This is an experimental structure of RNA, with 22 nucleotides shown.

[PDB]
């Protein structure tokens, strides 16, 4: 902070989560 999964969601954007993979 990334895939994968939930959670606010109507938009627009943020947010949480452990195994596993980086």
């Nucleotide at each position: 902070g990334g895939c994968c999964u939930g959670a606010g969601g109507a938009g627009a954007c943020u947010c949480a989560g452990a195994a596993g993979c980086c």

On the sample the depositors note: The stem of this hairpin occurs naturally in Xenopus Oocytes. The depositors describe the entry as "Solution Structure of Helix III in Xenopus Oocyte 5S rRNA".